Context: bound to proteins that are not shown
RNA sequence: AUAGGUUUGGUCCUAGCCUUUCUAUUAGCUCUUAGUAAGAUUACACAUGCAAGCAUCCCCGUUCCAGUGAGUUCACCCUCUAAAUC
RNA sequence: GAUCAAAAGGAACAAGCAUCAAGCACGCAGCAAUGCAGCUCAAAACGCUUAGCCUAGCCACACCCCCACGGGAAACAGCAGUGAUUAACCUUUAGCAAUAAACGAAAGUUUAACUAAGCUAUACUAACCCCAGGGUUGGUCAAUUUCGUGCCAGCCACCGCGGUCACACGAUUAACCCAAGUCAAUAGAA
RNA sequence: CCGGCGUAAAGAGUGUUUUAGAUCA
RNA sequence: CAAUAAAGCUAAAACUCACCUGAGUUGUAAAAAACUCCAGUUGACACAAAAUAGACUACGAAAGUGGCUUUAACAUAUCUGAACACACAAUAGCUAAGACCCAAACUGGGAUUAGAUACCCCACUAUGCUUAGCCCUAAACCUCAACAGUU
RNA sequence: CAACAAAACUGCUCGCCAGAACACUACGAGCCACAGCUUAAAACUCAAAGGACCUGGCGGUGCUUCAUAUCCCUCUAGAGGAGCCUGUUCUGUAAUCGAUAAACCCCGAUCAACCUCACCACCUCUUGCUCAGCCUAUAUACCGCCAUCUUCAGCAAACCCUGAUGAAGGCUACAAAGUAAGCGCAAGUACCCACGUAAAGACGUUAGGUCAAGGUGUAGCCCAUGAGGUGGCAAGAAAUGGGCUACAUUUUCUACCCCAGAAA
RNA sequence: CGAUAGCCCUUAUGAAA
RNA sequence: UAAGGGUCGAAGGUGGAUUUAGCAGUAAACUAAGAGUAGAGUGCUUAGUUGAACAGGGCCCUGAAGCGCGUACACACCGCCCGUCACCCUCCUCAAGUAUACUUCAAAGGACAAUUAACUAAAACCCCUACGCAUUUAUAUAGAGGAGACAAGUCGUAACAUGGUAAGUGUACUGGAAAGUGCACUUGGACGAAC
Repeated sequence: AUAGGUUUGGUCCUAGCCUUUCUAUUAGCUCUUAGUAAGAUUACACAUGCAAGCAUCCCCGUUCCAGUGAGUUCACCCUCUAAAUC
Repeated sequence: GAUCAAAAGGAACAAGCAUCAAGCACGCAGCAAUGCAGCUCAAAACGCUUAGCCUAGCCACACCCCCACGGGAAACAGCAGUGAUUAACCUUUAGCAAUAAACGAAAGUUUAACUAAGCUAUACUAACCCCAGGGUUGGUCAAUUUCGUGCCAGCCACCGCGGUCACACGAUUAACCCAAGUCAAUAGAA
Repeated sequence: CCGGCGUAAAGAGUGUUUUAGAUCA
Repeated sequence: CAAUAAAGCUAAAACUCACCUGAGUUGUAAAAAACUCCAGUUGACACAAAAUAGACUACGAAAGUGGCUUUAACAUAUCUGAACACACAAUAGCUAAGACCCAAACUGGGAUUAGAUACCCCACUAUGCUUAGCCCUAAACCUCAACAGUU
Repeated sequence: CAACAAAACUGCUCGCCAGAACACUACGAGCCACAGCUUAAAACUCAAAGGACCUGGCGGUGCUUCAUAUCCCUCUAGAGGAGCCUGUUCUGUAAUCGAUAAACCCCGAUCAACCUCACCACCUCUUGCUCAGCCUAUAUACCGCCAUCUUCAGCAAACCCUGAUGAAGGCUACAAAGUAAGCGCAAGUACCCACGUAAAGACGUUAGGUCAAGGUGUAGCCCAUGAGGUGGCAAGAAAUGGGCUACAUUUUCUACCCCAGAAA
Repeated sequence: CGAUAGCCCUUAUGAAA
Repeated sequence: UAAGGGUCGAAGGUGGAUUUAGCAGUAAACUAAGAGUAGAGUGCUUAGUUGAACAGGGCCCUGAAGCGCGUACACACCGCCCGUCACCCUCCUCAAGUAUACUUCAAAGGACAAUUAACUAAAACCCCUACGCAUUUAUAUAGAGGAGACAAGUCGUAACAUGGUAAGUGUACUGGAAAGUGCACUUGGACGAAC
């Protein structure tokens, strides 16, 4: 919840537990094709390869992207005002 | 001056636990000496525990000691991959063709961002001849034929079955439900 | 969570504040 | 009208004592144990407890309050409100000092019983009383909140 | 207006409460408390706990009225004590089974030397008197026929009403919702009466008694658990149930069947 | 005074007491 | 097996607790028949004879009925049910030590130095101390205890009926155990409801 099952010898009331619905992960058993979304359990230890150049010498960029969820009220509004772009 | 946006000031902003009830200087005035003694709190101060959050996304971290001069010490929480670990287990591809970023006055170059592939029933969407399983069948709840067993073996989400004629267990038919899935457990909607 | 407190759990043995709240002043 | 606190008082009934009297008194469903320093009448006599009234329904916040007298005295001219406070709170209990009739946990004795650490009988103490301080609990329940209103 | 209880509510405010038990508990804190008080959890476990009723059973349950061969006081004869008979328990044996407080215990038996007979021993039989059989197991599958309450009076189809249309309940003759077919008691029958005694006594209770009277479901056997022959089984260190006869003087024996003799 | 017990005899019925 | 005779010639001295039956042609005593077998029990069934006693008081006991009351029973009191002891499982608690891990400590305190250079302009500037079996929170426990659960132990019977002494609350004391008793409360008991 449109609800249902269950206290008792039986009834009514109160009440907990569970069921029926939807999603996610994992396990079992078993699985044809095509397209697309998404895709470590661990903030444990990492072999190896690559991920940051550009550029008439200065500079500029490597302070960004990308990653993670450890920590956790540094994320929002107003005032003031410094880098920054015009 | 517009736009973007730090620091600073002010207001906001998680959940549980009062068997955390007091915190212990957390205030104010003064130009400065200094003075007054207050300030937060049962309308939840202080404390402990739990958690990334309010997602066009944001916050925080970047091996640890909040921070790093310093020290431990040699650091994949970048892409691919491996070990240990767990119920949890994707390729040690290609290319800057497109789009963003860096740089240059440039043609351009670089990029494991990204874009195109590989793997995976995790989902969605279409199909398929060959290819249909999984579960259930006492009531809740749609659905069981004979045998075997005999409170044994077992089964159950809850009530409950089984102690010799079991619609409840096992085999076996038959049936029902979903179906490339079925669904046991766990978690959530609470 | 808009439900309850005679007997199912529940009027906490009794009375009196501040801040408040009510409309019964 | 039976709130509370203080100080006085006492009618009935006990206890004790005295005299007289009498052999038993007490106990019960029935006994035993116990007492005989006992029992009956009478007279003196409480620091305990308050017939009747009470068929009344009062007072107090609750607890609680019912013998008599006196003194003091029963908050708030909205209401609700303290489990962060203050004041109380039956009985039982603790500490200290008193009182003692009666009752009585414990204990002992006697019955009963299979046992009887009980129920029944007898005795006696803590306790019940007063004063001072605690303790802060009740089936503290009329299990029914305060204030305002309705049928 | 769920139900009971002490009828149902509205406004407002405070306090409390949220399955049972753990638990008036642990730990912490506070307190003149030190075996204390207040506050007050969790783990494991469970599928209920709880409130109120309906009906029935029970009560060392109340009041009233009763029992009458039962309840007592009473009345008569016995049991229990002895012996015998006969069942049962126990012991025994190679040696059936069934009944087992009332409601088993001279019970199946109105009846076992063989037979009965289903028991035991030994030896034999296989389509076996039988389109076999089984007295194999279950009386907790039963029919059948009974015990018991019953030395009772209830059991009831079908309706109707009451209870806010719950389990349930249904009484008042000066009458308030009950009406009733059917079974049972009653009535009618048997015996000697209308009396008494017989018969009768429902629904159900006790899974009360019997698969062994017979029939029989279910499960079993058919080299067997079935069929036949032959011979034994029924004994008491003990115990108990029921009867019979006594322990005499109202007796014993004899006649007689009640006027004796005798015993003692 | 008290055995329908015990032992002995005979009979009944029965193949068999 | 039954029947008759013989023989013998038991125990036995009218039986405690308890119990049985019987209301009248009955108890009681005494006779006969049947059924059943070839035979048969002191048994069963049945017919007959003689023939009593007591039948009136009660509700104390045991039970019925009418109407109540209670109820924790419902396989219905042969019910249900409480606690100790013993045995066993699960979880929790306390607890001398010891071991391991975690929290916090700087959100702190004493320093030093204040020169060179300048027909354009520039050089140089570099402190220290905190870590301890301290402090915080858990886990593991020698030993001690509790709670809960669990098909069939022991002792009693505390509760449910007036539950055998109504039950319970608080509190005190006592007891193998349920519990007992005191005091004061409660009805979640009753008191039979005209006299």